Description: An RNA: 174 nucleotides with solved positions. Rfam match: Lysine riboswitch aptamer. Its family is annotated with lysine biosynthetic process in the Gene Ontology. About the family: Riboswitches are metabolite binding domains within certain messenger RNAs that serve as precision sensors for their corresponding targets. Allosteric rearrangement of mRNA structure is mediated by ligand binding, and this results in modulation of gene expression. This family includes riboswitches that sense lysine in a number of genes involved in lysine metabolism, including lysC. The literature on the family includes a 2003 paper in Nucleic Acids Res by Rodionov et al., "Regulation of lysine biosynthesis and transport genes in bacteria: yet another RNA riboswitch?". Ions in the entry include potassium and sodium. The model includes bound l-homoarginine (HRG). Crystallisation conditions: 18% PEG 4000, 0.1M Sodium Citrate, 20% isopropanol, pH 5.7, VAPOR DIFFUSION, HANGING DROP, temperature 293K. Entry title: Crystallization of the Thermotoga maritima lysine riboswitch bound to homoarginine. The structure was determined by X-ray diffraction at 2.7 angstroms resolution and released in 2008. Sample source: In vitro transcribed RNA from the Thermotoga maritima MSB8 asd gene.
RNA sequence: GGCCGACGGAGGCGCGCCCGAGAUGAGUAGGCUGUCCCAUCAGGGGAGGAAUCGGGGACGGCUGAAAGGCGAGGGCGCCGAAGGGUGCAGAGUUCCUCCCGCUCUGCAUGCCUGGGGGUAUGGGGAAUACCCAUACCACUGUCACGGAGGUCUCUCCGUGGAGAGCCGUCGGUC
Ligand code: HRG
Numbered sequence: 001g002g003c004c005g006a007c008g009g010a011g012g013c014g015c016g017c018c019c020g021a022g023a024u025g026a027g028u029a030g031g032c033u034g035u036c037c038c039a040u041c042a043g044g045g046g047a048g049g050a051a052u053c054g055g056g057g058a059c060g061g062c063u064g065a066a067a068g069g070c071g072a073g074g075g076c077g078c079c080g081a082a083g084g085g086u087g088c089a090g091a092g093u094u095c096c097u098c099c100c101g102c103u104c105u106g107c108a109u110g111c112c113u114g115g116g117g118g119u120a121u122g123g124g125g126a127a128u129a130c131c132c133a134u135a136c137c138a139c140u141g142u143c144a145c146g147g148a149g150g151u152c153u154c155u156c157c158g159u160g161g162a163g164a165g166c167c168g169u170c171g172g173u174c
Base pairs, nucleotide, nucleotide: 001174002173003172004171005170006169007168008167009166012079014078015077016076017075018074019073022070024069030063031062032061033060034059035058036057037056038055041054044100045099046098047097048096049095082113083112084111085109086108087107088106089105090104091103092102093101114140115139117137118136119135120134121133122132123131124130142161143160144159145158146157147156148155149154
C1' cells in the first nucleotide's frame, strides 16, 4: 500500500417521522326534493351480472359534512439520511364480481439519485399550496486530475467522477 471487517465523523434552506389552533377542502360530496332528458342505459378504462317496483344524467330548492394533503414552530430519529423506479403482497376506488389503472401501506431490490435551490415539462392532489419524476442551469460538499500563490500543509482558479464516496481511529488478512 491492496483486500475484508468494525467503530468515530463531515456536507447544510441536509433528510425523514411525529405533534399542532386554524385555513383550505366547500356551499363541494352526501340526504331529501321540482321540472326536463337518456331510453336500456350505473364507476377512471375494460369484461360479466343483479335490479325496470330499477338505474344514470342536466339545471335549480331546502340542507350540508368528512378524509387525505397544508399548518407558527417544536420534539424525535438521523447523514443512502431519504426519495423514486421495479418486483411481491394487502387495502381503498361502482350496486355486485373480475382484470387493468390510480391512491395508501408492508416487504425485497446499491436499478437510479452526493445535497438543497431556480426554471421548464409532466405525474399525484380539490388546489394555488404540498409531494414526486425528468431535463437544463448555476451553487454547494467531497476526492481525483491540471494550475497559481503560500511553504508543513493551507488558500484559490479550472476540469472530471460518484455517496459502493470522502475524512478519521483500529482489527484481521495478502
Ligand atoms: N451529500 C449530502 C448528504 C446523505 C448525503 C445521504 N447519503 C448518501 N447520498 N450516500 C449532503 O451534502 O447533505